[PDB]
RNA sequence: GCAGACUUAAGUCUGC
RNA sequence: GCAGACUUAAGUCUGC
Repeated sequence: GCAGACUUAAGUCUGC
Repeated sequence: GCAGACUUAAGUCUGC
C1' cells in the first nucleotide's frame, strides 16, 4: 500500500 | 438528535 473485522469523526441525501 | 444509503479521514487488530 491493498483487503477484511471492530471503533470514531466529517460531507451529501432520505426517513423518523 | 436517532436510523438508513453513498463518500471521505483517523485509531486498534488480522491477512496479503

Record summary:
An RNA structure, in which 32 nucleotides are resolved. Method: X-ray diffraction, resolution 1.7 angstrom. The entry became public in 2014. Primary citation: Phelps et al., Acs Chem.Biol. (2014), "Click Modification of RNA at Adenosine: Structure and Reactivity of 7-Ethynyl- and 7-Triazolyl-8-aza-7-deazaadenosine in RNA". Crystals were grown from: 10% MPD(v/v) (Drop), 20% MPD(v/v) (reservoir), 40mM Na-cacodylate trihydrate (pH 7), 12mM spermine tetrahydrochloride, 80mM KCl, 10mM MgCl2 hexahydrate, VAPOR DIFFUSION, SITTING DROP, temperature 294.15K.